Shown are 31 nucleotides from a PDB entry: RNA with a sequence from Caldanaerobacter subterraneus subsp. tengcongensis. Lineage of the source: Bacteria > Bacillota > Clostridia > Caldanaerobacter > Caldanaerobacter subterraneus. The work is reported in "Synthetic ligands for PreQ1riboswitches provide structural and mechanistic insights into targeting RNA tertiary structure" (Connelly et al., Nat Commun, 2019). The entry is indexed under PreQ1 riboswitch, Synthetic compound, Complex, RNA.
RNA sequence: CUGGGUCGCAGU
RNA sequence: CCCCAGUUAACAAAACAAG
Numbered sequence: 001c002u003g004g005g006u007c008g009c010a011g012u
Numbered sequence: 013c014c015c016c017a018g019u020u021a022a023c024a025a026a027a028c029a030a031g
Stems, first nucleotide, its partner, number of pairs: 001018005009031001011028001
Other pairs, nucleotide, nucleotide, family: 002021tWS005025tWS006026cWH007011tWH008010tHS008029tWS010030tHS014026cWS015024cWS016022tHS016023tHS017021cSS
């Protein structure tokens, strides 16, 4: 760089 | 900007944030 994510009221 | 992975991009995980 790209893809995805438990959490979070809120993650460009 | 946090975690995991690498285009067949795992299973997971707990801190943090303007407002």
Crystallisation conditions: 0.01 M magnesium acetate, 0.05 M MES (pH 5.6), 2.6 M ammonium sulfate.
Method: X-ray crystallography, resolution 1.8 angstrom. The entry became public in 2019.